[PDB]
Context: one part of a larger RNA, bound to proteins that are not shown
RNA sequence: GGGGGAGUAUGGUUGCAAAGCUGAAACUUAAAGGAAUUGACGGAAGGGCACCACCAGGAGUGGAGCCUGCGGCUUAAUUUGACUCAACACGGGAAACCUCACCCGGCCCGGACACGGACAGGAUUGACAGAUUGAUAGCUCUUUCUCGAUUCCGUGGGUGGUGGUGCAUGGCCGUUCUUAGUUGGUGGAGCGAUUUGUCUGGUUAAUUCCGAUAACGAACGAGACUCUGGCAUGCUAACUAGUUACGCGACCCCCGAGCGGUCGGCGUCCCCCAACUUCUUAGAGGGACAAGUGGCGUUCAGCCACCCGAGAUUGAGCAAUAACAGGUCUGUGAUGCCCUUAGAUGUCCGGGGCUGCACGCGCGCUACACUGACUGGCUCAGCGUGUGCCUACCCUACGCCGGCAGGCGCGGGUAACCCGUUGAACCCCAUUCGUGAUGGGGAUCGGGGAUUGCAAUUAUUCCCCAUGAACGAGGAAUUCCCAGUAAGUGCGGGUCAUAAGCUUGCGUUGAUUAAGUCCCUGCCCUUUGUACACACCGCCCGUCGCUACUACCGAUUGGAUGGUUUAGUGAGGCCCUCGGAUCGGCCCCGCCGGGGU
RNA sequence: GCCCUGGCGGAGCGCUGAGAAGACGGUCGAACUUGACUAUCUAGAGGAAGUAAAAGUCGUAACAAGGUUUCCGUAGGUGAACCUGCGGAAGGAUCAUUA
Numbered sequence: 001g002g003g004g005g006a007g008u009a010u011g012g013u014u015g016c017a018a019a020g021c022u023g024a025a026a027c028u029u030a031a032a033g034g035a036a037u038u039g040a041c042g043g044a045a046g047g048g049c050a051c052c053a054c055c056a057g058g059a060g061u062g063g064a065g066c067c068u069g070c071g072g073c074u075u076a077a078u079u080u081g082a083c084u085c086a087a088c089a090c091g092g093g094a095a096a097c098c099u100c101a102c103c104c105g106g107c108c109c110g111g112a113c114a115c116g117g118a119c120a121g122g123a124u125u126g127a128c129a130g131a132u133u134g135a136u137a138g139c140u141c142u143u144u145c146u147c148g149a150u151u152c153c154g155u156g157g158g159u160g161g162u163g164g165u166g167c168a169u170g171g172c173c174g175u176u177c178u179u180a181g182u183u184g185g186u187g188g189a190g191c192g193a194u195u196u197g198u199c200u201g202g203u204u205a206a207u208u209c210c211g212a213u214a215a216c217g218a219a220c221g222a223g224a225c226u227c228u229g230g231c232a233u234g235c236u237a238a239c240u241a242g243u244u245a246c247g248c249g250a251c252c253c254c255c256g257a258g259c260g261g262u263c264g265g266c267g268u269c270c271c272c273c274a275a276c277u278u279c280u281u282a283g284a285g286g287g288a289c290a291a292g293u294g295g296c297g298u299u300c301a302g303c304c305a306c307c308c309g310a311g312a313u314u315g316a317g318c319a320a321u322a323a324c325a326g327g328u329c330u331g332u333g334a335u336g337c338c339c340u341u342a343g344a345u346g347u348c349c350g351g352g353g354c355u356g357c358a359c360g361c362g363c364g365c366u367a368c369a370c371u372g373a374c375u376g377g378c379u380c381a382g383c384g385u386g387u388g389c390c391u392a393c394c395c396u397a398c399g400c401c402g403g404c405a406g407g408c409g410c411g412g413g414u415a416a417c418c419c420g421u422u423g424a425a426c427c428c429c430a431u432u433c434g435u436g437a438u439g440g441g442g443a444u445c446g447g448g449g450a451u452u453g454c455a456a457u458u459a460u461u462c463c464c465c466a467u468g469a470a471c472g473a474g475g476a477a478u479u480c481c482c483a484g485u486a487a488g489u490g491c492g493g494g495u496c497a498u499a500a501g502c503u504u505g506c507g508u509u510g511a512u513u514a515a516g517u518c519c520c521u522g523c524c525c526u527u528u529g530u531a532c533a534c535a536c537c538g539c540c541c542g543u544c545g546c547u548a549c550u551a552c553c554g555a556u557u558g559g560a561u562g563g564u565u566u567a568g569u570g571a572g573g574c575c576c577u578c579g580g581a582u583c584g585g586c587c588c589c590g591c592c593g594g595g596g597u
Numbered sequence: 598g599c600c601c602u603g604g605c606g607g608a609g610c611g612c613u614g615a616g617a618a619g620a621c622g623g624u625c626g627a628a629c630u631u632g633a634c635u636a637u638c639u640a641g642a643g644g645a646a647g648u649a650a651a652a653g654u655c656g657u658a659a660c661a662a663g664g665u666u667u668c669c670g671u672a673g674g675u676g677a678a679c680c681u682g683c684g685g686a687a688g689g690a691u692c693a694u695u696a
Stems, first nucleotide, its partner, number of pairs: 002029003011022004038533002040530003044527007053517002057481005064366003068362004072357002080091002102352005108346001113156005123150001126145002129142003160340002163338003169334001171328003174324003181220003185216002187196003199211001201210002225317003231286001235283004241277004245268004249263004292306005368474001372433002375430003386418001394413003398409004440471001446465005487509008536663001538660001541656002544653001547649004552644002556640001558639008567630003572625004577620002582615005591604001595599001666687009
């Protein structure tokens, strides 16, 4: 001698008390524990790191109007997914119709095939007119014409589904996780989970390397790699790129100067009537490696400064192991299962909704002005697209009309050829304004004119004249960012009949601050603690409140039933001492007698 | 009349047996009443617990240095977990701190 109940109840005993010692049971429960291992976590320590961290700052967002996305509310419907980073200008999701799922109506079968049925004396298919309908749906009803074995009816079963389930799945993507991490083989340790290899130290962007070493030899990730940027007066070249030179042609000046100045005027590859490749294009190669010098370093791996240099750290792409009930079944002729399938959740057509508005939140756009607005003048880009299988829809020069948006003709371009030398904006120069919600700002609203479209109302977009709201630099919070970066400023592409306050790219102007740290938010590595492992958003303790169950204490001189006994009374037997109802014998003893006489 | 009597009658107005009921006492002693002690089972107002079912309320004591290191004994106090005092332990968060 499983964990609790519990060292509790009760009895005893010790103590002045507090309490000590001895010490259950009912009931409850499948684990509670020990020691080690791996992770996770730690308001534990030690190293290192990151503008999705901070510091020093810049620009902000949060405040205002509006745009747009979510929730809510409303609605016939306001289809639906996603909700910290890792949902909310995301579904390339800018929905007038279509999209389209949702709402209200209405047609169609685009129900294969198999088996029955009916059927050329007709299985069936369309349809003019009237009504009918939103409708020119022969959808129904009246009416009859038409088609010809294709269909129609029943059963079974196809088929379709933006129907459900992403918590049944595939693929793809995001994230853990932008950091340096991950793994065998053989050897070593350990009963084993596991560990070493994969490390004390120095170094690096880096488990990058030097070293150390019970490990050795490897593998992925990192790096290498690919694309891009920056340099080649060196090479190969170019009428779809140019430049110089020359010759013509215009203007300016001259008195003539003149091989003067401007020309994006013309020509010089139909063959000499010129060469060349600097500028443009894009091919091949070169070029940078911490290479040289100095200093630090174990004089290793490396680090700092500097010279020469175009450049002494250009930006991306790709990207491990293990995982998440991350997202997507609304991308799919990817898909299981379930649902539906003719009064269809299939499909088409008409109309509506997705956009509705007391409110809350997120991404943004325009501003609050004078470092500005306005009017005029001047002067510079780079990416890149352009006529389409179905499939109509392209980019536009030039001339004319209109004040503008636009219209009408005419060309060019399937593109280094045409738009186009892409005459972009900010910027620059001059004018007006003058600190006033003002010539800041441009919401809201009235009227009119165009364009796309089959259709513009709930305004598609654009134009013109009016209207002229908040907003005077933004509380608590909070985002992004270190060099051609932030910020300003425009221009292409996607979406696109019509269209960008979105996104994805491109140039242009061009900084302040910093070269640090681990404080905040986190990440990696080592040691350490752990009662966590759904892993700290973990685990967990107690009172109080509710309901059951099992025991405990507890006034009630509680109750009931056994058992053992003290006292009193005491049946009955047995023993003793008596009693003496009855039943016998002798004595009869009055006698008839008699007899041993 | 000194009897073998062979029968009856009172009875002897006596003894000698056998003896039932009953009674005094003793002894075993059931049973009943009463009292005590003892064992088991049971009612009880109220009080105070433990288990559960928990999925309530309030906090957060413990597990990390658990945010005041934890725990032991003892004592006081407080809604509750608990807090504080005096000694002790490491099962600690230190096997270590320099003449």
The depositors describe the entry as "EDF1-ribosome complex".
Shown are 696 nucleotides from a PDB entry: RNA (18S rRNA, nucleotides 1165 to 1869) from Homo sapiens.
The entry is indexed under translation, frameshifting, collision, RIBOSOME.
Rfam match: Eukaryotic small subunit ribosomal RNA. On this family, see Yusupov et al., Science 2001: "Crystal structure of the ribosome at 5.5 A resolution".
The entry also models magnesium and zinc ions.
The work is reported in "EDF1 coordinates cellular responses to ribosome collisions" (Sinha et al., Elife, 2020).